[PDB]
An RNA structure (16S rRNA, nucleotides 871 to 1482) from Thermococcus kodakarensis, in which 597 nucleotides are resolved.
Context: one part of a larger RNA, bound to proteins that are not shown
RNA sequence: UGGCGGGGGAGCACUACAAGGGGUGGAGCGUGCGGUUUAAUUGGAUUCAACGCCGGGAACCUCACCGGGGGCGACGGC
RNA sequence: AAGGCCAGGCUGAAGGUCUUGCCGG
RNA sequence: CGAGAGGAGGUGCAUGGCCGC
RNA sequence: GUCAGCUCGUACCGUGAGGCGUCCACUUAAGUGUGGUAACGAGCGAGACCCGCGCCCCCAGUUGCCAGUCCUCCCCGCUGGGGAGGAGGCACUCUGGGGGGACCGCCGGCGAUAAGCCGGAGGAAGGAGCGGGCGACGGUAGGUCAGUAUGCCCCGAAACCCCCGGGCUACACGCGCGCUACAAUGGGCGGGACAAUGGGAUCCGACCC
RNA sequence: GAAAGGGGAAGGGAAUCCCCUAAACCCGCCCUCAGUUCGGAUCGCGGGCUGCAACUCGCCCGCGUGAAGCUGGAAUCCCUAGUACCCGCGUGUCAUCAUCGCGCGGCGAAUACGUCCCUGCUCCUUGCACACACCGCCCGUCACUCCACCCGAGCGGGGUCCGGGUGAGGCCUGGUCUCCCUUCGGGGAGGCCGGGUCGAGCCUGGGCUCCGUGAGGGGGGAGAAGUCGUAACAAGGUAGC
RNA sequence: GUAGGGGAACCUACGGCUCGAUC
Numbered sequence: 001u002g003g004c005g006g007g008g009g010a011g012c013a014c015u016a017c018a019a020g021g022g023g024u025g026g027a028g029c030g031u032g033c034g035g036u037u038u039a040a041u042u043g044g045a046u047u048c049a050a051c052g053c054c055g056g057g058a059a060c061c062u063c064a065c066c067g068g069g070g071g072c073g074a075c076g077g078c
Numbered sequence: 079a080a081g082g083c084c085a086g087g088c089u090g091a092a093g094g095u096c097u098u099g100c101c102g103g
Numbered sequence: 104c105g106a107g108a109g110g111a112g113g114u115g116c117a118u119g120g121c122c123g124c
Numbered sequence: 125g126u127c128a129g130c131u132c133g134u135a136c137c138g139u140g141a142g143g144c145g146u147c148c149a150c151u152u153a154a155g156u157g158u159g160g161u162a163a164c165g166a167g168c169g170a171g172a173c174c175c176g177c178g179c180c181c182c183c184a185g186u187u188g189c190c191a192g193u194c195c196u197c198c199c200c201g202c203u204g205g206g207g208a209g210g211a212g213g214c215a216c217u218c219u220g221g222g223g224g225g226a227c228c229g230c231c232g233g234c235g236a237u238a239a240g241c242c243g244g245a246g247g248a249a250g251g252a253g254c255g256g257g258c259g260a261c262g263g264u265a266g267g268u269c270a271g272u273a274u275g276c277c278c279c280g281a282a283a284c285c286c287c288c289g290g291g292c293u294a295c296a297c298g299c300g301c302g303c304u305a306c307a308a309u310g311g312g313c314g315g316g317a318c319a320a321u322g323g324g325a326u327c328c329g330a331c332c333c
Numbered sequence: 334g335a336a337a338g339g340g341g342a343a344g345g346g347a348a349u350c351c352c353c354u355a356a357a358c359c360c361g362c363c364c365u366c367a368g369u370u371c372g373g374a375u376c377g378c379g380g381g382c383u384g385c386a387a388c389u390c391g392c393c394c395g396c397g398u399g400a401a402g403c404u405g406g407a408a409u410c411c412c413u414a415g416u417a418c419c420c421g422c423g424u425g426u427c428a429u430c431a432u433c434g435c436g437c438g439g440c441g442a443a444u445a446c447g448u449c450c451c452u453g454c455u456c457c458u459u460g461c462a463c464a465c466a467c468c469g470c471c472c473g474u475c476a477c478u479c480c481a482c483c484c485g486a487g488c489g490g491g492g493u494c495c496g497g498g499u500g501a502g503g504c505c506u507g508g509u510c511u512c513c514c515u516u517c518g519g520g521g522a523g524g525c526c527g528g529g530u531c532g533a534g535c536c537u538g539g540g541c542u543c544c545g546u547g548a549g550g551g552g553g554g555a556g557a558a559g560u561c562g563u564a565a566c567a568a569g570g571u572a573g574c
Numbered sequence: 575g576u577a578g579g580g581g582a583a584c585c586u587a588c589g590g591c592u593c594g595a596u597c
Base pairs, nucleotide, nucleotide: 001464002463003461004460005459007458008457009456010455011454012453013452016448017447020412021411022410023409024408027304028303029302030301031300032299033298034297035295036294043054044053065290066289067288069286070285071284081101082100083099085097087095088094109279110278112277113276114275118273120268121267122266123264124263129168130167131166132165133164134163136143137142147160148159149158150157173257174256175255176254177253179224180223181222182221183220184219188214189213190212194210195209196208197207198206200204227250232242234240306405310364311363312362313361314360315359316358322352323351324350327345328344331341332340333339371402376397377396378395379394380393381392382391419439420438421437422436424434425433467569469566472562473561475559477556478555479554480553482551483550484549487546488545489544490543491542492541493540494539495538496537497536498535499534502531503530504529505528506527507526508525509524510523511522512521513520514519515518572592573591574590575588576587577586578585579584
C1' cells in the first nucleotide's frame, strides 16, 4: 500500500431478505456428466463462473478412436 | 526412364499385385 | 544419402486474438 | 462489474516507501452535483451517443386498404334488411421519410436563501417515460493450439492423404437440466371461434384426383 | 388411398403467391372420486417416406399389451406489469430427424413502494504475528530415522603434591686388619664392624585432577510426507500477557 | 507473578500491567 475481521459507521442488490405467486427434490422417460465395460467405446470444461456447453440433434462424410487395404519424396547431388 | 491399359487369379472389391501382352519417350 | 510438403499430434504454465467473472 | 471506479501536470507534506487532490456535510443510479478546505486545474470511464415502443402534424398512395359513391348478380319472413364481382377512389387501416411534444417547466412545504427531494395541479406519457446496445486503467498463470494465425519438440514414409466395415447409441449404479403425469381448477366424442414473428429454386406448393 | 403417404399442376425470385381457418377458450352429450373412460412406458404383427446404403443405429401410421405413479423428508430455484404462471407458432441446425437454443404472439394476476435480520458487494475509519493475502499464518504432546549432551548401582586407567615403612649408593667420622714409603714421627690406598647426613627406587594411605565404559532412564536439535486436538495473531469466537 | 489441576497445546483462582477493541 492492500486484503481480511464471528470491529464500528454510511449505502446498495428478487442471481439477498421480507410481503407474496408458482415450482425442483419422491415416479417413468429425453438428454449431458462421472463411473464400470470393451477392439475402440476419441478428446475439452468440475462451487457461483463444468454437466440440452464446445452452436456437440455424430447412420456413411463430419473423425480426431478400433480392424484391414492401398497411394504421397518440391528443389538440390553419385 | 518415370508412368498407363482388355481378359482373367490373389483380394471384402480393386492394372494395388502379379499371368499374358501391348502403350508411353 | 540430405532437406522439405503436410499434421483434429504435445505445450492455453511460451503467444496473439476472442470470450466468461 | 453497466460496479464507480483509474490516472496526469504543477505545487506542497514526508529521510523514504508513499500521501494530498480522490477528504467532510447534504445529494444522486453514478469520483452525479452544491458548499467548506494544501490544493489549483485536465483526461479516460458515467452521463452524452445509437436503436425501438407508445400520442400529434405534413408529404405520399402500390403489390397495401374499401366507408361513401355508381352499375350488375344472389338469397331471405312479416318488405324491410343481408352478401359477391366490377369500375372507381385513399377517406379509415397500414407502410416509411421529415418534424413537433415532457423540461421538476408552473403550483405549497423541507432543506441553506444552493444542490434536490416530497406532495398537489396540469397533462396520449411523467419524474434519467419504457426496453435494449456500446462496457474503462487492470487483475483472474480463469477457457480456447480441436475455429483460423502462430514459436520449440515430435511423425516425415509415419502420427501425412483416400477409401471399405465397426465405435462415440456399449450398462449392476450416483448426479445436473427438463418433458410427461399422478385427476373434476378434469378425460373423451361432436360442433363453434379469434394471431404474430419469420422463411421460400430442382424451393414453397394452392386446386383437382 | 382408412391413415401415413402417392400421381398431375396454377402462381411465386418476396406488401402481389405459398408455408397459415394455431392452441389454451365457449356449447352439448358420456364418465362421477375409482390404479378408473386417469397414466401412458414397454413389447408383437403389419403398412410407408428421406437416402448410394436404415441390423448395429433413423423418423411417421394402424390394431393389440397396458409398468411405476394417489401431491412429494431434510433442503433448495425463478420472478415487481402486459411482468410471472399457463397455451400453442415460425426460425437455427436440416437429404431425413426437436422433449434444445434464439425469437413471436394469445389469456392474464398476487404482494411491497421497505430493510440490513440471513447470502454478498462498494466507501470512510480501526486492529492485524496475513501478502501464493482467512481455503491465510501458526502450537504442543504421541509414533518412525539421525546427531550431540547430562544422570546412573558403579567398574577401571593415567598425571601430580603430602605423611609413613623399608632402604641402594656416595660424603664425614670412631676403631681394627693387610699392603706400600719413609730417617724416628707418621703418611697413603683399600677390606670388616659400628654412628651421622644426602637420598633414589619399591610398597602403603590420602589429596587434587584428566580420560574411557555402564542395565536403565532424561530432556534438546534437525529431518519430504503421519495421529489427536485447535492454544495464539481480528473483540481470533472465554481480550491478551 | 504465585499456587492448584489436566492426554497435549492448555484451564481456574488471588494481586498487577495495557504492549486492549466498542460505546
The 2020 paper behind the entry is "Dynamic RNA acetylation revealed by quantitative cross-evolutionary mapping". The sample was in a buffer at pH 7.5. An Rfam search finds the family "Archaeal small subunit ribosomal RNA" in it. On this family, see Yusupov et al., Science 2001: "Crystal structure of the ribosome at 5.5 A resolution". The family is grouped with related families in Rfam's "SSU clan". Gene Ontology terms of the family: structural constituent of ribosome and ribosome. Among the 58 different proteins in the entry, which are not shown, are 50S ribosomal protein L13, 50S ribosomal protein L18 and 30S ribosomal protein S10. Ions in the entry include zinc.